[PDB]
Context: bound to proteins that are not shown
C1' cells in the first nucleotide's frame, strides 16, 4: 500500500413543476 | 383564451458506472443446536482467483498452522 | 450474552471476489 459505510456527484428512462418560445385555432 | 412540442433549472422514483476473467465443489437468506483468548482470523508458511507475454502489489480466499500481529459491539 | 465463525435438513435458492497499479519485454 489497506477494509468500511455515509453520501454529493454523472448517465439512461420514466414523471411531476417554473420560465422562455415555435405550430394548431 | 385553449393545445401541443423545443430548450434550461429544480425534484421525485428505477438503473449502470468498467470490459472482462475466476467460481457451480462456490455464495446470500432462513431456523436450530456448537466454539468463542487451550474459539477463531485482517496474523505466520504454501498455494488459489484477479493474472495477462511474465513477474508481482492490493483485495478475497483454502489448507494444517499459532511463532508474530489482535480483538470489531452492547 | 448481542457481531462474525463449525458443520448441519429445506438451499425452493443463484449467488460471489476481483478489476485499468509497479516493473520487464512486444
Nucleotide at each position: 500500500c489497506g477494509c468500511u459505510u455515509c453520501g454529493c456527484g454523472u448517465u439512461a428512462c420514466a414523471g411531476u413543476u417554473a420560465a422562455g418560445g415555435c405550430u394548431c385555432u | 383564451a385553449g393545445a401541443g412540442c423545443c430548450u434550461u433549472a429544480a425534484u421525485u422514483g428505477u438503473a449502470a458506472a468498467a470490459c472482462g476473467c475466476c467460481u457451480a465443489u462456490a455464495c446470500a437468506g432462513u431456523g436450530a443446536a456448537g466454539g468463542g483468548a487451550u474459539a477463531u482470523a485482517c496474523g505466520c508458511u504454501u498455494g488459489g482467483g484477479u493474472u495477462u507475454g511474465u513477474c508481482c502489489a492490493g483485495c478475497c480466499u483454502g489448507a494444517g498452522c499459532c511463532u508474530c500481529u489482535a480483538u470489531g459491539c452492547c | 450474552g448481542g457481531c462474525g465463525c463449525c458443520u448441519u435438513c429445506a438451499u425452493c435458492g443463484u449467488g460471489g471476489g476481483u478489476u485499468a497499479g509497479g516493473a520487464c519485454a512486444u